[PDB]
RNA sequence: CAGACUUCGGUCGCAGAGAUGG
Numbered sequence: 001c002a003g004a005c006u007u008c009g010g011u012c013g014c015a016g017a018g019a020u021g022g
Stems, first nucleotide, its partner, number of pairs: 001013001003012003014021002
């Protein structure tokens, strides 16, 4: 990011050298 999943903690894809990103 609200795409595939979820116990709603997160698991995937997306990326940013890191820092950061629903």
Background
Keywords: base triple recognition of a guanosine, UUCG tetraloop, GAGA tetraloop, RNA. An RNA: 22 nucleotides with solved positions. It was solved by solution-state NMR. The 2002 paper behind the entry is "Solution structure of an RNA fragment with the P7/P9.0 region and the 3'-terminal guanosine of the tetrahymena group I intron". Entry title: Structural basis for the 3'-terminal guanosine recognition by the group I intron.